C1' cells in the first nucleotide's frame, strides 16, 4: 500500500462479471 477471493445491487435464465462494506493470504 496492492492483488486473488466471498457475500450485496445491477446485469441474468442460471453460473457469472463490474463494483462497495468486512475479512483471509502473500508480497
Nucleotide at each position: 500500500g496492492g492483488a486473488g477471493c466471498g457475500g450485496g445491487g445491477g446485469u441474468g435464465u442460471a453460473a457469472a462479471c463490474c463494483u462497495a462494506u468486512c475479512g483471509c493470504u502473500c508480497c